[PDB]
RNA sequence: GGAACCGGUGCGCAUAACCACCUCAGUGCGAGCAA
Numbered sequence: 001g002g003a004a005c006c007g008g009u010g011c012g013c014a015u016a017a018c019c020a021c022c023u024c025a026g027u028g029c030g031a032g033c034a035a
Stems, first nucleotide, its partner, number of pairs: 007022003011030001012033002018028001019026001
Other pairs, nucleotide, nucleotide, family: 008025tWS010018tWH010027tWS010028cWH014031tWW015029cWW017029tWW
C1' cells in the first nucleotide's frame, strides 16, 4: 500500500444505507428552518 469483518458513534424539525469516524467518535451525502 490493499480487501473484507466485529463492536460502537449523527439529525431539534429529522439518522435508514453508503461514506466517514473511534468513545474531544458525524453533517460528507446535506441544503434549509428553528433555537
Annotation: The RNA (RNA APTAMER, 35-MER) has 35 modelled nucleotides. It was solved by X-ray diffraction to 2.3 angstrom. Primary citation: Sussman and Wilson, Structure Fold.Des. (2000), "A water channel in the core of the vitamin B(12) RNA aptamer". Keywords: B12 BINDING RNA, VITAMIN B12, COBALAMIN, RNA. Entry title: CRYSTAL STRUCTURE OF A VITAMIN B12 BINDING RNA APTAMER WITH LIGAND AT 2.3 A.